Entry title: Structure of the pyrimidine-rich internal loop in the Y-domain of poliovirus 3'UTR. An RNA structure (internal loop in the Y-domain of poliovirus 3'UTR), in which 22 nucleotides are resolved. The 2003 paper behind the entry is "Structure of the Pyrimidine-rich Internal Loop in the Poliovirus 3'-UTR: The Importance of Maintaining Pseudo-2-fold Symmetry in RNA Helices Containing Two Adjacent Non-canonical Base-pairs". It was solved by solution NMR.
[PDB]
């Protein structure tokens, strides 16, 4: 770091926040 993901937030993203594969 992909894809997944607790919860606040937020139109999303995605800040915060928690672990599971590659």
């Nucleotide at each position: 770091g992909g894809a997944c993901c607790u919860c606040u937030c937020g139109a999303a993203a995605g800040a915060g926040u928690u672990g599971u594969c590659c």